[PDB]
Molecule: A/A-tRNA
Organism: Homo sapiens
RNA sequence: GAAUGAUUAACACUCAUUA
RNA sequence: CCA
Numbered sequence: 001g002a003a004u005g006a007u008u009a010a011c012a013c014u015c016a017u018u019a
Numbered sequence: 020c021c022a
């Protein structure tokens, strides 16, 4: 980085999980 | 390389 949930009015961040 |  990827997916997955937790979270949000929806996101980003964060946490948790999985490959 | 070498001197």
Stems, first nucleotide, its partner, number of pairs: 002018005
Other pairs, nucleotide, nucleotide, family: 001019cWW008009tHS008010tHS